[PDB]
Molecule: PHOSPHOROTHIOATE SUBSTITUTED PHAGE MS2 RNA BINDING SITE
RNA sequence: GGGAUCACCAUUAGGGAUCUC
Numbered sequence: 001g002g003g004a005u006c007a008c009c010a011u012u013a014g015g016g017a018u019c020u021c
Stems, first nucleotide, its partner, number of pairs: 001021006008015002
């Protein structure tokens, strides 16, 4: 970083954490 989970904020876009890659 991608993805997923939590819904934490956020709200159709994403960040935080978390698990995975």